Record summary
Keywords: CCA-adding Complex, CTP, TRANSFERASE-RNA COMPLEX. This is an experimental structure of RNA, with 19 nucleotides shown. The work is reported in "Mechanism of transfer RNA maturation by CCA-adding enzyme without using an oligonucleotide template" (Xiong and Steitz, Nature, 2004). The entry also models magnesium ions. The depositors describe the entry as "How CCA is added to the 3' end of immature tRNA without the use of an oligonucleotide template". Released in 2004, the model rests on X-ray crystallography data to a resolution of 3.2 angstrom. The entry also contains tRNA nucleotidyltransferase, not shown here.
Context: bound to proteins that are not shown
RNA sequence: CGGAUCCGCAC
RNA sequence: CGCGGAUC
Numbered sequence: 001c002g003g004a005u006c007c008g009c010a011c
Numbered sequence: 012c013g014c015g016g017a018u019c
Stems, first nucleotide, its partner, number of pairs: 003019007
C1' cells in the first nucleotide's frame, strides 16, 4: 500500500 | 518542504 509520530538526507 | 528509515 489504511494511518500517525519520530530520526537521517537534500534543500 | 519533500524523500528515505525506524516505531505501534